[PDB]
C1' cells in the first nucleotide's frame, strides 16, 4: 500500500509539565478518571458571509481522517 482490531469531541476534576509572572494566570500534556450533553476527524456538491480563489460558516452526500498494535 492491503487487512483486522483498537483509540478519537466539550466540559469538570486529577495529576505530570511548562511559560511569563512572582506565587499569579494560562496555556501543553494525559488507553489519568468522571460527565451533563454530545462531539470531533477527511473529502466532494450546493449556500451564504462587503466573498470567482483562500478563509470562516451552515446544509446534504458518502464515508474518511489520523494515530497505534499485530498480520500481509
Nucleotide at each position: 500500500g492491503g487487512c483486522a482490531c483498537u483509540a478519537u469531541g466539550g466540559g469538570c476534576g486529577c495529576a505530570g509539565c511548562g511559560u511569563c509572572a512572582a506565587u499569579g494566570a494560562c496555556g501543553c500534556u494525559g488507553a489519568c478518571g468522571u460527565u451533563a450533553c454530545a462531539g470531533g476527524c477527511c473529502a466532494g456538491a450546493c449556500a451564504a458571509g462587503a466573498a470567482a480563489c483562500a478563509c470562516u460558516u451552515g446544509u446534504c452526500u458518502g464515508a474518511u481522517a489520523u494515530a497505534g498494535u499485530g498480520c500481509c

Background
Primary citation: Ojha et al., Nucleic Acids Res. (2025), "Mutation-driven RRE stem-loop II conformational change induces HIV-1 nuclear export dysfunction". This is an experimental structure of RNA (Rev Response Element) with a sequence from Human immunodeficiency virus 1, with 72 nucleotides shown. The structure was determined by X-ray crystallography at 3.04 A resolution and released in 2025. Protein in the same entry: BL3-6 Fab Heavy Chain and BL3-6 Fab Light Chain. The PDB entry is titled "The crystal structure of HIV-1 Rev Response Element Stem-Loop II G34U mutant in complex with a Fab". Crystallisation conditions: 0.2M NaCl, 0.1M Tris pH 8.0, 12.5% polyvinylpyrrolidone, 10% PEG 4000. Lineage of the source: Viruses > Artverviricota > Ortervirales > Orthoretrovirinae > Lentivirus humimdef1.